[PDB]
Context: one part of a larger RNA, bound to proteins that are not shown
RNA sequence: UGGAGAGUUUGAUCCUGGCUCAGGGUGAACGCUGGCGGCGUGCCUAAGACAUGCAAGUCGUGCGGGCCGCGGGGUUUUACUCCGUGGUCAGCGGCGGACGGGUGAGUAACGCGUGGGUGACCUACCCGGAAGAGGGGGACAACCCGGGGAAACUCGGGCUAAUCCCCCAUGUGGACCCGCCCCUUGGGGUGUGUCCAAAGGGCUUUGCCCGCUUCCGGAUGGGCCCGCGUCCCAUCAGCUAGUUGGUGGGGUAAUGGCCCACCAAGGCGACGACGGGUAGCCGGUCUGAGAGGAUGGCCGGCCACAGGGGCACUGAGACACGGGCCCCACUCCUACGGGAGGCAGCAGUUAGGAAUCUUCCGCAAUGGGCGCAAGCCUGACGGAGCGACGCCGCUUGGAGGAAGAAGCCCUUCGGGGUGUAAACUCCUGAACCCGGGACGAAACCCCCGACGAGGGGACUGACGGUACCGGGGUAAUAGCGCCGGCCAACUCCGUGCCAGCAGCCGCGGUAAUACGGAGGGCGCGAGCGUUACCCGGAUUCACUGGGCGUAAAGGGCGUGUAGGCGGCCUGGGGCGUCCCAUGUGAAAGACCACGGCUCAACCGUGGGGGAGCGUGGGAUACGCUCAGGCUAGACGGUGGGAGAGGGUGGUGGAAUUCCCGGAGUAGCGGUGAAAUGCGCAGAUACCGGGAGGAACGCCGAUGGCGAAGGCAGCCACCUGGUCCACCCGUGACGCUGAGGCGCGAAAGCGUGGGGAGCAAACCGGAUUAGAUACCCGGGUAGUCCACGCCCUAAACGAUGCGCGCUAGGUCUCUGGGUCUCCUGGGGGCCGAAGCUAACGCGUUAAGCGCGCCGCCUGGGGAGUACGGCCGCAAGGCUGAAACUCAAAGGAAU
Numbered sequence: 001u002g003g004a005g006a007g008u009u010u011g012a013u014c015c016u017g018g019c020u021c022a023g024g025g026u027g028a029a030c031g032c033u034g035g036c037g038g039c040g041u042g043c044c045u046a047a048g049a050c051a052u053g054c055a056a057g058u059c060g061u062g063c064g065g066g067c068c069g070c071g072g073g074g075u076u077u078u079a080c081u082c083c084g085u086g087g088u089c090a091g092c093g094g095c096g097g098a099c100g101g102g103u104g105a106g107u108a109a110c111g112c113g114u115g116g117g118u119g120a121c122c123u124a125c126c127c128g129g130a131a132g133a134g135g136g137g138g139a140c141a142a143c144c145c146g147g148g149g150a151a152a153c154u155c156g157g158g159c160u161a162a163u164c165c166c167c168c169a170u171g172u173g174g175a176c177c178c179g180c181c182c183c184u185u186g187g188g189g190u191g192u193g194u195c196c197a198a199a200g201g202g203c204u205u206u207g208c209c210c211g212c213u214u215c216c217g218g219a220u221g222g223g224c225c226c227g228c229g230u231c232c233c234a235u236c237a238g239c240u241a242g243u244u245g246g247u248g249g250g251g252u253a254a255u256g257g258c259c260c261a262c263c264a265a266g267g268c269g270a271c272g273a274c275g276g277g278u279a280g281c282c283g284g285u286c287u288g289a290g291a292g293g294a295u296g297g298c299c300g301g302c303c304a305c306a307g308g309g310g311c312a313c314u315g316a317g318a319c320a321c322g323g324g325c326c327c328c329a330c331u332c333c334u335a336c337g338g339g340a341g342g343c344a345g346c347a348g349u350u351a352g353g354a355a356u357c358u359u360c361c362g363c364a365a366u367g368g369g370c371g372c373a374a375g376c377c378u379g380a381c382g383g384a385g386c387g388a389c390g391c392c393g394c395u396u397g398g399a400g401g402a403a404g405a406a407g408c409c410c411u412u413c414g415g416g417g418u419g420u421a422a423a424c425u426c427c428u429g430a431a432c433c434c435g436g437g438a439c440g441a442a443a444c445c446c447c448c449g450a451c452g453a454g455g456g457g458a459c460u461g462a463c464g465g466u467a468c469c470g471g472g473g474u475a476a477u478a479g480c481g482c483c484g485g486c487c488a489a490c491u492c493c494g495u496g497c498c499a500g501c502a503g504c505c506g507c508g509g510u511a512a513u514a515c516g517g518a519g520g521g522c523g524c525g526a527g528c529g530u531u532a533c534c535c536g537g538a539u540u541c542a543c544u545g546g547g548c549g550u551a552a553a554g555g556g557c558g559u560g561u562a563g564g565c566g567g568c569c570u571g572g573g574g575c576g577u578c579c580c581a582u583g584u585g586a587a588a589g590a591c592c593a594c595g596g597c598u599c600a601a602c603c604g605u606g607g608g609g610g611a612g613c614g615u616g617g618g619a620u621a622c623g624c625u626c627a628g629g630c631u632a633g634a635c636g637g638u639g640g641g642a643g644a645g646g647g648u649g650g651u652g653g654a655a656u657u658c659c660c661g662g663a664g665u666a667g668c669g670g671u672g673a674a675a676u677g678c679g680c681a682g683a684u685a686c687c688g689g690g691a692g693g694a695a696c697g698c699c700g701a702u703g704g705c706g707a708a709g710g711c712a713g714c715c716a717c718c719u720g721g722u723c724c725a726c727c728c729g730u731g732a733c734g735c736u737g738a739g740g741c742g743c744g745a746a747a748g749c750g751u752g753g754g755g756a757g758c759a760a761a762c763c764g765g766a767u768u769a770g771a772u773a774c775c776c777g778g779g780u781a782g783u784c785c786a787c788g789c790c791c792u793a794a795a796c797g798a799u800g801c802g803c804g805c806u807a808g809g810u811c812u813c814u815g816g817g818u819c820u821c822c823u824g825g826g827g828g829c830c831g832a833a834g835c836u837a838a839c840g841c842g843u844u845a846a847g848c849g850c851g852c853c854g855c856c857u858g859g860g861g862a863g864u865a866c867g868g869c870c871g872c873a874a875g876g877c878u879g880a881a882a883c884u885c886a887a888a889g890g891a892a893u
Stems, first nucleotide, its partner, number of pairs: 005021004011893001013891003023535004028531005035394006041387002043352001048350003052347003057095003062092002065089003069085001102305001104303001111230008121222002126218007134168005143158004173196004178191005200210004231277003238268003243265008280302004284295004307328005330341004358384001360383003366380001367378004397427004407418004432472005440463001445457004479524005484505003490519005500507002546856003549839002554853001556743004563736003567630007575623002577619008591607006633733001634730003637726005645719007652696001657691006667678002704711002748789006757783002762778004800852006808830009834841002858885003867878004
Other pairs, nucleotide, nucleotide, family: 005537cHS009016tWH009888cWH010012tHS012892cWW015551tWS016888tWS017887tHS018886tWS021538tWH022537tHS027044tHS033388tWW035477cWH038601tSS045352cSS045353cWS045356tWH046351tWS047103cHS051348tHS051359tWW054379tHS056096tWS057369tSS060064cWH060089tWH062162cSS063161cSS064090cWW064142tSS068086cWW069084cWW070084cWW072083cHH073082cWW075079tWS079082tHS091141cSS092162tWS100322tWW101306cWW102344cSS103304cWW105304tWS108278tWH110227tWH119183tWS120224tWS120254cSS121253cSS123124cHS123220cWW132197tWS132198tWS139162tWH140161tWH141160tWH142159tWH147154cWW148153cWW149151tHS150335tWS169198tWH170197tWH171172cHS171173cHS172214tWS197213cSS199211tSS199212cHS200201cHS223254tSS234272tHS234273tWH235866cWW236274cWW237269tWS237270tWS237272tHS238273tWS242245cWH242262cWH243266tWS244266cSS252254tHS257262cWW283296tHS283587cWS283588tWS288290tHS288291tHS290545cWH291543cWS291544cWS292535tWS300586tWS312319tHS312323cWW313320tWH314318tWH315317tHS320323tHS329342cWW334337tWS343347cWH346379cSS347359cSS353354tHS357385cWS362364cHS363380tWH364441tHS364461cSS365381tWS371373tHS371374tHS392600cSS393599cWS396478cWH401420tWS401423tHS402421tWH404419tSS405421tWH406419tHH411414tWS420422cWH428475tWH429474tHS429476tHS430474tWH431473tHS437465tWS437467tHS438466tWH439464tHH442460tWH443459tWH444459tWH449452tHS449453tHS461462cHS461463tHS465466cHS477526tWH478525tSS479527tSS482489tWS488522cSS495512tWH497509cWS498508tHS499508tHS499512cWW506514tWS507514cSS508512cWS541857tHS542857tWW547553tWS548553cSS552856cSS555853tWS556708cSS557707cSS560739tHS561738tWH562737tHS567732tHS574620tWS574623tHS577621tWS585611tHS590608cWW590609cWW597601tWH631731tWS631732tWH633731tHS642721cWW643705tSS643720cWW644703cWH653695cWW654694cWW655693cWW656692cWW656693cWW664684tHS665682tHS665683tWH667683tWS669676tHS670675tHS671673tHS673766tWS674765cWS675765cSS675776tWS676764cSS680682cWS693756tHS706709tHS708743tWS727728cHS735851tSS744791tWS744795cWS745792tWH747790tWS748873cWS749872cWS755782tHS759781tHS760780tWH761779tHS767771tWS768770tHS789872cHS790874tWS797799tWS799846cWH806832tWS806845tWW807831tHS817821cWW819821cWS833842tHS833845tWH836838tHS837890tSS840846tWS842845cHS845847cHS858887tSS861882tHS862881tHH863864cHS863879tHS864880tWH865879tHS871873tHS871874tHS
């Protein structure tokens, strides 16, 4: 006591990387096949609609009656009508219909989970304690009559009973205001004032039994509150008026804006408010090496709902599944004026769907409501039924039996395979038949005893005539998937890119172990496969446990907010962290042991864990915090240094072009060759004068500066960064940086200016099969400047920033020294160690490490669409999916 990988990008290779498969699992469905038993389990969809029956009721020992039974009385099997008993039907009254059972709709919420709080509270019935149960009145049903009506049942008058209602009294006590004491959120005590209690019912009669009233306390069950935990989208970024708080009220059992007035303006949000999507949560379950992931059917807990929506009543408790009111949807009945209903209870119907049952048995048990009790009720529940739906167990036989029947299949025609398989001989004896026949059931109750304890007696079984036992006893079911590679298992025939197979790679083109059949084989077996979904494999979101130079991936660069992280020394605290004790962590489950069903599956008993969180105590290294200290990080002072760092102004020479003018002539220009073009209105080439724009030759690169973009004549001014020296001052002041702010080549945009050269578009000449190009001659934007936008890029070292650590050699720019060399900063080259898939990198890591940010997760679709933000526009930023491919890729052969 716990970890397996394979196929597929290439001619081959290594890497990257996606797709795919082998496994386990399920409330399953579908296909084939099908013998038994046990235990589990069965509308996952329409929280669609429901015929029918049944799911709460129970009390005459609370009360008055009605109708009936039986009996004895006037008199009757003419009791009717008249005491009295057992029933029955409603009514009144009580207790229960807030439990039990169903469902997963809604809800991301104190709903739930976990741990707490209540000096802010309630709790019927049950226990313990104390004290009472004294008087007096009254009503409404039932009932009779009357009226409405077809009916449901309604309406009026009239009596009438109580444990129904009401007043009075007693006040053990209690409530309230107030004062006081204690205590500390409204708790405990106490005093005067006011205020508040009650049912009688039955017997073996004052003695018991069940009830009634008040108060205190207990138990149990709850309400409300609080910390922490609880999915996806930011292409949802701002939300908020009863909103946040206060004062006073109302309300409730109780806090609270819960509700209402008045006052104040708050409350919440990137630590993701608000909005949208999805979802009941947990114990658990599945998977996994684990960490995780997925899940929440059955069983236990909370919650929520009861056709949709809203609301109260009664009550200890409900805003109430089989109670009520209204609105909506819907359905049913009708003598058409109003009646009825609510299966997410059991069972069943219909609809939907791939799909999940009896309108069964019984209250025998356990549990529940009522009753003093007998007992009644209980579709909770205990069981039975159907379904391989799941798991566990059992069977279709066992031992003999040929170098080995037949058939069928291969066959090098010898033979080999099926195969000890069959036949066959014995043996055993699933089923079946016969006899018997449970456990679960001992108590409520009754008897002695006190109705106590204790002892004793009786009734009671749905499952079932079942399980099991004894006896007798027939051999008496087998299927399904696969047989190219992963992958366990080969041959023949048919077929001929046809038919088909297919999870991937891919099989099929006339010898196909890849299709269809056959023989044979491998895997399982009362089954086997398939589909769908979950975890695994996927280190394939890498916390454990990945990455970004060229494979996907470093943000274009700064600055900086929040945030994250942070040097040495000593003390305080002891929040993190560690330790111990204790509480909690329900039950079932999972694990270990031992037991009960003949085993197991199921099940019992016991045992050990168990993160979390509360409480108490303890430790102080590290993190944190407060305090004092230091100087190695960081910043400053002083003195110097290199530099195309930036901005404004000025200015210098070369050249090109144009203009004016000389001097001169027959061309120049241009190409591969030409032409267009310019030229005797006199070009080209040369000289003089002038203008104007743009760029700065040599110096000069293997150089320099900047954060990047990028920066080049010279002068001056303004101004940033940076290096070194001396170690002088501060004393951790630091690193990084989601947003934000700024900068940001070229093209482009809006105004204005400018316009020499160049030159998109465009015009010509050539080339050409075409020539919307490459060439030639021209040429407009633009290229330049100011101001304002745009904000992209092969914005590249395709290499984020900071710091520490790990050979050297060589070239070079720049600073210091005691300048044979040493030391600091920067730029290159080759290389230690190591790193890389390789190429390559290597003190300027792509090495060894810590911090922080950004980014990737196969290719295409696509930097597209939609939304939103920005822009004058062009466009930019943010940025998918459907569908599709099995590769797209890197590097080196």
Primary citation: Chen et al., Nat. Struct. Mol. Biol. (2013), "Structure of EF-G-ribosome complex in a pretranslocation state". An RNA structure (16S RIBOSOMAL RNA, nucleotides 5 to 920), in which 893 nucleotides are resolved. The entry has 53 different proteins, among them 50S RIBOSOMAL PROTEIN L4, 30S RIBOSOMAL PROTEIN S12 and 30S RIBOSOMAL PROTEIN S11. Crystals were grown from: 0.1M MES PH 6.5, 5.8-6.8%PEG20K, 30-120 MM KCL AND 0.8-2.5% GLYCEROL. Released in 2014, the model rests on X-ray crystallography data to a resolution of 2.95 angstrom. The depositors describe the entry as "Thermus thermophilus Ribosome". Rfam match: Bacterial small subunit ribosomal RNA. A reference for the family is Cannone et al. (2002), "The comparative RNA web (CRW) site: an online database of comparative sequence and structure information for ribosomal, intron, and other RNAs", BMC Bioinformatics. Rfam links the family to the GO terms structural constituent of ribosome and ribosome.